[PDB]
RNA sequence: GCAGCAGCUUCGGCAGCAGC
Ligand code: L94
Numbered sequence: 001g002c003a004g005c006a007g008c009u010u011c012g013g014c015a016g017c018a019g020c
Stems, first nucleotide, its partner, number of pairs: 001020002004017002007014002
Other pairs, nucleotide, nucleotide, family: 003018cWW010012cHS
C1' cells in the first nucleotide's frame, strides 16, 4: 500500500482485528 471487518466518542480523543 492492497479488499474488507470492528468500535465507542464529551467531537477533543483515539482504538484497533484477521489476512494479501
Ligand atoms: C486502516 C485502518 C487503520 C489505519 C490504517 C488503515 C484501514 N481500514 N493508521 C491506521 N484500511 N490506524 C485498510 C489509525 C485498507 C488508528 C482498506 C491508529 N483497503 N491508532 C484499501 C493509534 C480497501 C490505533